[PDB]
RNA sequence: CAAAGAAAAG
DNA sequence: CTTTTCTTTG
Numbered sequence: 001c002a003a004a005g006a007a008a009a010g
Numbered sequence: 011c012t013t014t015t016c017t018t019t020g
Stems, first nucleotide, its partner, number of pairs: 001020010
């Protein structure tokens, strides 16, 4: 950096 | 579909 393991706001 | 936290990767 934006992808991803877990959980979430809309 | 957009967004957030913890964590990781290359």
Description:
Entry title: Crystal Structure of an RNA/DNA hybrid of HIV-1 PPT. The RNA, together with DNA, has 20 modelled nucleotides. Primary citation: Kopka et al., J.Mol.Biol. (2003), "An Unusual Sugar Conformation in the Structure of an RNA/DNA Decamer of the Polypurine Tract May Affect Recognition by RNase H".